[PDB]
Context: bound to proteins that are not shown
RNA sequence: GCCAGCCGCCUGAUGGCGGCGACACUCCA
RNA sequence: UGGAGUGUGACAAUGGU
RNA sequence: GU
Numbered sequence: 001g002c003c004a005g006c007c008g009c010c011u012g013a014u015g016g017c018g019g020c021g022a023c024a025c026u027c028c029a
Numbered sequence: 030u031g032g033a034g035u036g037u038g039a040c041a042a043u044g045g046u
Numbered sequence: 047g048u
Stems, first nucleotide, its partner, number of pairs: 002045003005020006022037007
C1' cells in the first nucleotide's frame, strides 16, 4: 500500500435481512 | 425482562496479502 | 497443485 472478521434467517451464497452495543458462568432473604 | 459480580468477546493498539 |  490493497484488503477485513464471526453467527444466524430467506432466496437455498451468484444476493438480501438481522445479530456479535453480547454470550457465558458464579452468587443473593 | 429482579439484581450484582467476573470470564470470553473490541481485526483503532490488530490481522490476510 | 484441484

An RNA structure (HCV genotype 1a miR-122 site-1; miR-122), in which 48 nucleotides are resolved. The entry is indexed under Argonaute, miR-122, HCV, complex, HYDROLASE-RNA complex. The structure was determined by X-ray diffraction at 3 A resolution and released in 2021. Crystals were grown from: PEG8000, barium chloride, Tris-HCl.